[PDB]
RNA sequence: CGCAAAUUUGCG
RNA sequence: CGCAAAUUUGCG
Numbered sequence: 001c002g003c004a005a006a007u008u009u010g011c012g
Numbered sequence: 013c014g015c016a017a018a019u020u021u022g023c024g
Stems, first nucleotide, its partner, number of pairs: 001024012
């Protein structure tokens, strides 16, 4: 930087 | 579940 996935915070 | 931002993991 591109692709894929996960986690957290905030809002609804 | 939908939106916004941040933090991680995997692949190229």

An RNA structure, in which 24 nucleotides are resolved. The entry is indexed under RNA DUPLEX, RIBONUCLEIC ACID, RNA. The entry is an ensemble of 12 models. The structure was determined by solution NMR and released in 1997.